[PDB]
Context: one part of a larger RNA, bound to proteins that are not shown
Molecule: 23S rRNA (3119-MER), nucleotides 2242 to 3120
Organism: Mycolicibacterium smegmatis MC2 155
RNA sequence: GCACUACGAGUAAAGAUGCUCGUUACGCGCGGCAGGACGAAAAGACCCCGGGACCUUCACUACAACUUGGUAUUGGUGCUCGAUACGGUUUGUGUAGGAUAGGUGGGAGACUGUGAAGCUCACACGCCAGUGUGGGUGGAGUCGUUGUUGAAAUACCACUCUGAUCGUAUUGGGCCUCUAACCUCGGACCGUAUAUCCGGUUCAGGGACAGUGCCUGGUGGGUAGUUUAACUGGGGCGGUUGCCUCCUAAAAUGUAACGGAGGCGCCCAAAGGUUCCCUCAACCUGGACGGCAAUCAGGUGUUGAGUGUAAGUGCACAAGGGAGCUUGACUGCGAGACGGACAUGUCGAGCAGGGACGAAAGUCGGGACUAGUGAUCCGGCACCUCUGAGUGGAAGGGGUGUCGCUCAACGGAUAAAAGGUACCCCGGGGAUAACAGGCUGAUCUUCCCCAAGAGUCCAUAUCGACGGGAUGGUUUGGCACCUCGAUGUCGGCUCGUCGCAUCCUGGGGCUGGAGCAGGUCCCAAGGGUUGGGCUGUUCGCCCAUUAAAGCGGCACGCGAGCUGGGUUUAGAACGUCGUGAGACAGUUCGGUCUCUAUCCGCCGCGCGCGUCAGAAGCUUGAGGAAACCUGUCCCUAGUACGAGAGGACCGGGACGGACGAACCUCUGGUAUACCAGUUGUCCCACCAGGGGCACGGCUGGAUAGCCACGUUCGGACAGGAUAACCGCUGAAAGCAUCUAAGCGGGAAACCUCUUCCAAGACCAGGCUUCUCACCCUCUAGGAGGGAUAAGGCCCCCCGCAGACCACGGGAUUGAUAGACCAGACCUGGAAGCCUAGUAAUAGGUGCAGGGAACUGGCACUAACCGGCCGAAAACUUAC
Numbered sequence: 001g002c003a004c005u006a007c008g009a010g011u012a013a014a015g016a017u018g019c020u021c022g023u024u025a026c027g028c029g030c031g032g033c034a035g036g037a038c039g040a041a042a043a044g045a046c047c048c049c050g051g052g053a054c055c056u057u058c059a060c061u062a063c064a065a066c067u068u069g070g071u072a073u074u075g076g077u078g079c080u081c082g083a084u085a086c087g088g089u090u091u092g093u094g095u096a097g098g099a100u101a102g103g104u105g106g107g108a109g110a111c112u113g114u115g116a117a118g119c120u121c122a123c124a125c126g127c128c129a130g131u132g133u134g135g136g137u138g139g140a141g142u143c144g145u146u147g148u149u150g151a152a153a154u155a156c157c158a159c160u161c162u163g164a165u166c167g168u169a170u171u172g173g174g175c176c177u178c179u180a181a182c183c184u185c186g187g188a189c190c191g192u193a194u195a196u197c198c199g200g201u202u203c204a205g206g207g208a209c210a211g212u213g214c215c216u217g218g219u220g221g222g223u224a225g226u227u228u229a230a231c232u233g234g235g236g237c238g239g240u241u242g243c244c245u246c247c248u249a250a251a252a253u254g255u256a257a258c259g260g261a262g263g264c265g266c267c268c269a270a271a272g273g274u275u276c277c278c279u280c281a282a283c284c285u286g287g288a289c290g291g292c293a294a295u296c297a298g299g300u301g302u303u304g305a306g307u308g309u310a311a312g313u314g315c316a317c318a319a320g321g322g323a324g325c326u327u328g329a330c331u332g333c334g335a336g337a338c339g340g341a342c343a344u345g346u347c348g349a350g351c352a353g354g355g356a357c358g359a360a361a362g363u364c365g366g367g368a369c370u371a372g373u374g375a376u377c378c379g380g381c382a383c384c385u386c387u388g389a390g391u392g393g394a395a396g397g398g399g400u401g402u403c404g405c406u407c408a409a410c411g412g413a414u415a416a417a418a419g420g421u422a423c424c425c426c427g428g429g430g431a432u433a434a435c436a437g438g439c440u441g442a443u444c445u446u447c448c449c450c451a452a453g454a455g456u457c458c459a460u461a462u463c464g465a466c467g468g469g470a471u472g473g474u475u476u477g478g479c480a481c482c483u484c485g486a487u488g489u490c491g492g493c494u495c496g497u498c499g500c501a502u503c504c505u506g507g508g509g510c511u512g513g514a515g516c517a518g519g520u521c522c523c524a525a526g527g528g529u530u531g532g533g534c535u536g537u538u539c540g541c542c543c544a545u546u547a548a549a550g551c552g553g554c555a556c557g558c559g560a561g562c563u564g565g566g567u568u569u570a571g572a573a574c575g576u577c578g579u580g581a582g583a584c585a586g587u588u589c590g591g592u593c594u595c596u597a598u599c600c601g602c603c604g605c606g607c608g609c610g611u612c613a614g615a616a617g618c619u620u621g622a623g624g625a626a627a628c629c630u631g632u633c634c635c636u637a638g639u640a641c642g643a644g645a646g647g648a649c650c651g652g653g654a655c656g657g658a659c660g661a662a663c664c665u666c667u668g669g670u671a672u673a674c675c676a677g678u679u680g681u682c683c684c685a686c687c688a689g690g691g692g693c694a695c696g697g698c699u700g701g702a703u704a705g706c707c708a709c710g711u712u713c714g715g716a717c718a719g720g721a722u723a724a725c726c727g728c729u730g731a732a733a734g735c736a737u738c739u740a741a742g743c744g745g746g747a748a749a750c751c752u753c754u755u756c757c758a759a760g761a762c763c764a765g766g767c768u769u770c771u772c773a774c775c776c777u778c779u780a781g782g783a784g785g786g787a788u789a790a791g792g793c794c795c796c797c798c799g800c801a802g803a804c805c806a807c808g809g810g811a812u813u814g815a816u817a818g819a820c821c822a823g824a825c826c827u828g829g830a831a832g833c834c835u836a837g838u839a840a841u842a843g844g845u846g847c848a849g850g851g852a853a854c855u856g857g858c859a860c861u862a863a864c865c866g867g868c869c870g871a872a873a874a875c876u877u878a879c
Stems, first nucleotide, its partner, number of pairs: 002018002006023005026608008035600003039595002047429006053421004059226005065219003069215005075178002078175012092161001099148001103159004109143002118137008182206003186203006229241003238258001242264006265410001266308001267367002272326007280304001282300005306315002309372001311370003330353004336347003342411001355364003378404007386397002436483001437481001438479003442476001444472001446470004453463002489566002491563003495557001496554005503528003506523006530544005571589004575584003609760001613771007623757004629657007641646001659714005667708004674701005679694006718752003725745004774786005791869004796810004816862003820857004825851003832845005
C1' cells in the first nucleotide's frame, strides 16, 4: 500500500492478521469496550551529528560612541624655558722656565701722552696654582726669535679642539594677556502684522581655547560578524592526538582496539673519523687505614658487564674499554634498491675534487642501529659572471646555502578566536543514548554439591563456613539489534490474566515433635490474600485487624481506559558552581493529557443460509463458562499429653465475616403527569378556589418500578483417579526391598457432582406431533414460475421484554393496553355550604377529596373488511 485482516507456541530487523506447526472459526450486520493493529496526528522537542539563530565574556577581529595629542580653521603684543649657528670672553694647573706652553702668515715689533711698570681694592669662580677684567697710583714700563720647548707671543695684526657665559640671527615649548577669526539657547532691535524658529545689526561675555576636518594613541560586548577540533562501545567529564621500541601480531611484510608496557621533542667539538691496543661483570683468595663494595696482586671467568639515553635487534671477531693524530659532523654526484595512496622517509657500492688516519691495504659523506622532529606559503641573512619594465645603474625579483612555527589537534582550515541556550530553531539519525523489548547473566535472585563445623555427644532436627555447580531473567548493569517522517514516563485508579519459587486454607515426611505452638522439607495455584496515618511515591515504617495480609510476569500489564502528585519545557526563588549568559540524578511554588473505532479481538443482539420436504413442541449434552474462601464458640474434654503451667488430634453442633446470585415481603433510598403545605410574582375580571414560572421553586411525605443499606439462598455431600506420602504381597539378589509382575489407601489440585450456555456438535443430533397437496412454462431432461397447507412474518394492542431488532403476550371465538367501576396503597381531611371567632384561622359536613404503576371486573375506545412468505431429484445395498 493491499485484503474473504483469528488464536497459541514458535520463527523473523530479536514484540507477527499476513511466515511455520497446530488449534479455533458458518456468511453479513447493529449497539458497545478499547488489548493490539508498535493505532491517527505532528519528517521526536529528549540524545547525538551537522547547520543556524539569539545571549554572555578577562574568545578573536572590527566599528560606533567617548577620549588624547599634532595640524588646519588660527591671529597679535609680551614674558619665560630652549636648540642651532654667528662674534667673542674666559678654558687645558705633564714640564726644564726673563714665563706655570694648542701654535701659525708677516715673523720684529705692540700698549705706553684716548695710561702701563711695581703698587692694591672690586667682580665670578677659586684647581684662591690665582687666574681674566676696570680702577686711586703715574706718565714712560712690560715685554721678543729672549732659553728651555714640536713649538711664541700669551706685545701687534686672523684663527681654531675641552668647561660656564653673553648678546647676534633662525626656530620650537610653556605661561600671563589682547581681540579681530570662531563661539554664546545671554540681552535689545529688525526682517515681522502674526513668530520662544531662522537670519541679520548691535550690546554684553567668552576667545584663539572650544567645536569641526585630516592624522593619531587609548577605552571600547555598546554593536556587528564569527570561532570555540576530533577519537569516544551514545555524548559530556576524564584521557589521547606526532615520532621511536617491544608484545598483541596467528614463525615473510603488514595488521585494529580508550589493548598491554616504556621512551622521545635530546646529548656529544667528542660520546664523530681513523690507526693501534685491550677485554669485562661476577666470584674466590690475600692485602694499612678500607668496611659487602674505593685502589693493589693472583686466580677462576666466553660473556651474564658495558653499549650516551627507552626497548628490541645486535655487538666479546668486539659496535664494549684505552691512547695518538684528526675534522669525512665534507663539495659535486650517484648505478641500483627498500618502503611505498600521494607527500614523506631509508640504504647505497662506486667516480671525481680536495683532505684525516694508516707503513699499506683501506676506512671516513656523523654517532652500533632504529626516535630526538614540522610540509607549503611568507619573509630574513650570506654568496652568486642570473634578471634589471626606454637605456646605464639601482630597487625589487631569481639561484645556491641557510634561518625563522610545542603550526604538539604534530599531512600543519585563519596571521588572528572562548562559552551558554530549559527561549530555542532547522536538517538528519534508531548510523547514537534515555523507556520498553531482545541477547548476555558479571551482579542479583532461587536452588544445589562437598561438609570444617555450631548444635551436651551427634556434620546432615536446625544453621551450614571455605570452596564449587547451576536455574531464573524481577535488580543494578554490559551490548546497542527493531523503533528518533514519535514504541508516552513513575506512582496510583479501573479491569484483570498468568506462573508458583505457597502467605492462609488443604495433604504429608523428619524433628533436639510430650501437648498447645512450632522449625524444616515435599505435594498442592481451587479460592482467598483488609482498611488506614506519612510520603508523588513503588518500597518501607507505623496503627488497628486478620485465617492470611504471598512473591513475581504480562511494554517494571493496562494514559485511542482515567489521573497527572512526581520526573521532564517555558516563570520565579534558595543553596552551590560559574566573571557571565546560565547550570545542578539539589530543593522549592506553579504549570493545556488530543482522536466520531476501519480491521482483529472482546462483550452482547439480530439478519441470511444450512442441518435433504416444510413446520412446531419438548429435549440429549459432546464441548465450554461460572462457582470453589474462611473464622469464632460449644460438646467431645479441662479428657489424652504433661511435674505443673498449659492443653489437643480425630469427630460432631451452632453462630458468623467476606464474595456472589436472585428477589423487593420487610427496612431503606429514589420518585420530573401522586398528595399536602408554602414563599415571591403573573394570570384565570374580582372574593374564593386554582394555574404558569422560579432546580418538580422550595419543603414534608410517597405506591409501583429500579435498587441496597435490605431479604433469601449458595460455596456443598458423595464418588473416581491421583500428587507428596503411608503401605500389603513379593522377587530379581536363599535375606531384605511399597515394584520390577500385581494389590490398596491418600489432598481445597484433576475428573465426576452443583449452576448456566450449548447440535453452525458440518457426525449440524434425538423423541414426537402437524401439513403430508396443487397448477402452469421450457419439452418435459433436469429445472423455472405461480398458488397453497401446517405454520410463521409484517401491520395492529401491549409488556416488569427491549438501544434498534429480537423475546413474550394478545388480537372481537378478545380483558392485550387505555378509559370506566370497585378495591388496595399514597397523601391526610378537598371544594362548596354552615358554625365559632374582629381576624388570622379553627370545627362539622367527611378515613373526606385527589391520585400513577398493584389487583379484580367492564368490550366503552383501539387491537382493523389484510397482506407477504412458506412443503419433497432420486440412487445403492441390506433386511